Method: X-ray diffraction, resolution 2.35 A. The entry became public in 2020. TRANS-ACTIVATION RESPONSE ELEMENT with a sequence from Human immunodeficiency virus 1: 27 nucleotides with solved positions. Primary citation: Chavali et al., J.Biol.Chem. (2020), "Co-crystal structures of HIV TAR RNA bound to lab-evolved proteins show key roles for arginine relevant to the design of cyclic peptide TAR inhibitors". Taxonomically the source falls in Lentivirus humimdef1 (Viruses, Artverviricota, Revtraviricetes, Ortervirales). The entry also contains TAR BINDING PROTEIN TBP 6.3, not shown here.
RNA sequence: GGAGAUCUGAGCCUGGGAGCUCUCUCC
Numbered sequence: 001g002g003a004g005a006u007c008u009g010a011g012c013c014u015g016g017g018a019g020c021u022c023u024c025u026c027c
Base pairs, nucleotide, nucleotide: 001027002026003025004024005023009022010021011020012019013017
C1' cells in the first nucleotide's frame, strides 16, 4: 500500500448517523 475483521476490537465526531481515525489479521 492492498484485501478483510466490532449487534462477536477501540477512540473521537454526530445527537433526526451515507462522519474522522485507530487497532488487529492476511497478502
Description:
Entry title: Co-crystal structure of HIV-1 TAR RNA in complex with lab-evolved RRM TBP6.3.